Context: one part of a larger RNA, bound to proteins that are not shown
RNA sequence: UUCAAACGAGGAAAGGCUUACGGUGGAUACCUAGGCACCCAGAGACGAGGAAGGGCGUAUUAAUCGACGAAAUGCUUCGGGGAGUUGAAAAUAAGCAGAGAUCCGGAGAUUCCCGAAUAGGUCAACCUUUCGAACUUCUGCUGAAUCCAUGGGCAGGCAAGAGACAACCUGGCGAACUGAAACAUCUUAGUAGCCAGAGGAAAAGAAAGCAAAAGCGAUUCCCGUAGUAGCGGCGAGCGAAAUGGGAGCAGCCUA
RNA sequence: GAGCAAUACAAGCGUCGUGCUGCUAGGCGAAUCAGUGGAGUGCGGAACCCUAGAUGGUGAAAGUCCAGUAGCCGAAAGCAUCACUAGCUUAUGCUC
RNA sequence: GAGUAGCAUGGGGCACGUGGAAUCCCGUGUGAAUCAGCAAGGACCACCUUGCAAGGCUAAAUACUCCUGGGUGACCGAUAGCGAAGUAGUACCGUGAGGGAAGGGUGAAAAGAACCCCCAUCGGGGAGUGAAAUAGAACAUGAAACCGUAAGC
RNA sequence: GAAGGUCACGGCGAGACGAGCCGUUUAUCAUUACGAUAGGUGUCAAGUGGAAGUGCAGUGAUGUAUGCAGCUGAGGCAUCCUAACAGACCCACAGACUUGAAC
Repeated sequence: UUCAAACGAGGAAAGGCUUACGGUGGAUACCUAGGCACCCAGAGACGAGGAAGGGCGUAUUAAUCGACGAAAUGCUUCGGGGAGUUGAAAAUAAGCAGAGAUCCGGAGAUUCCCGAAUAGGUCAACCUUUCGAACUUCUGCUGAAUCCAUGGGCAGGCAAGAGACAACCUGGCGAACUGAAACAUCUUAGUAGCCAGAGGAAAAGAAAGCAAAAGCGAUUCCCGUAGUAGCGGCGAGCGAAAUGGGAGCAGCCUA
Repeated sequence: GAGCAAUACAAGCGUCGUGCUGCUAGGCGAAUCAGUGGAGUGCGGAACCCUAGAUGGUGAAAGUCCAGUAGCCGAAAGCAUCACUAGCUUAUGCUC
Repeated sequence: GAGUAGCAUGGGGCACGUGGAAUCCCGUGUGAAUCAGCAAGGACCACCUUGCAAGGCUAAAUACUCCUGGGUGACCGAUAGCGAAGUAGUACCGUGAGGGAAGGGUGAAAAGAACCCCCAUCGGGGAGUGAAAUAGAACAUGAAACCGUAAGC
Repeated sequence: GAAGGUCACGGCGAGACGAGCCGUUUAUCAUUACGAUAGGUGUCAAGUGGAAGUGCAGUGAUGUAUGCAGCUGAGGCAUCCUAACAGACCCACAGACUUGAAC
């Protein structure tokens, strides 16, 4: 250099792991003219001379809000004060201004439609007469049924009836779940909840009390007296008072 | 229940107004620079005010940049709560 | 001087669901005395003592809060805290009563990006501005779950 | 950068998609290497069926002669006139160690 035998890395459609670089997504750290609580000092009221809550509109184009209201994001007056003014999310356009052009605060005017609304009605913000609800108190004018007298009706001057009211407070009515390791007594709630009224405090309040033969001595609130006594299927459970120490602390009318 | 008789002393209020004290606008209200860094109100040196260094903001921690803050003042008026005076009605003393 | 009348039965309220256990406020039927008179002392009775209501008013101490001004808080910090710290108790759901969100900050001032190049004059990359845009309107610091490229085994 | 494979094209009595079978206009090179796989066309067979038009008989309907004529899907033969294009890419360059039998 040719035939056999014994072995044999190198090879990947895709994938796993480590690392580097990104995406998706979104937490954390940090910062917020805002909430969550509370203290002190005020305010506890608005309203048919018409409100709360809304619709419809208003500025130079200008949908949405914050205001105002067709003298419509502005007007009148006083004052403070000091310059810029046309609110905000977006400038711009067009200006008013340098000892009241804006803004801030008080006092007034204006304040459509709908909503107690009180013109009637109404699927509210609509319609049709028209300046008018219906009641309570008072006055005047009329005046049934049977002569009077009333009732009823008309008119006028006020108030009352509205906030569809946040809590507290008085009053009427009034559960259950649950607890009782069962459950109809009981307790749990005479709470919650419904409804009415008023005040900003209400309620209560100077005492036929309590205690006691010592004396205190209005009501309410706070701390104790005992969470004893007492009450109760004395079971659960609920729960005094006298007295004492403090806050506060004035007593008058009718009959 | 009557006579002389609603004069004095007090309490509860008002059409309005005055005063004190509060509320709804507001005013006065102190104090330093130069260097590193994009910027400093940072650090280092130095100085000043301060009965006001509460706080916040200004391109990162100042009391001395700004608005305020202590303190000292102000409100033609409109109002609450306390006092002082006033229309009208009720209310008021003593005795028995 | 005058001075406003109980209970039985059936109930409620006083800590007290009647029990020996009163008293206070009542529905119903009745209904005395009346200040040398009456009530109360948790049955009743006597004595004693105290107090005398049957008509009413009365500040403050005491309660709570929508809302106003200042301030405080080892309260939280936008999946926290009131549902609402950015025109949400809206937008939405149900006939309606009623029920009931998501979503935070680029930087000091935006100078928040002319022009140039590719594309359908959407989008991006550069040129510039800024200390930063490996900060630019999905934007701050931006992890994890998840989804890929490259490299070694 | 070969044999070969693959892709595409024209198709399949083979298929869900892939695979598999035949062929790609000289119907790949010499020697005839036997190389229309499909559509269309022509012929034939088969299946319906004897139609259209026209002429004639009848008032009309209808019928008759030409007509056993025409039409005609996948069947058979024949015919490539259309499309199957000249080409590419992928795959490589005699190719490991030790031992034995040969040289």
Molecule: 23S rRNA, nucleotides 1 to 534; 4.8S rRNA, nucleotides 1 to 103
Organism: Spinacea oleracea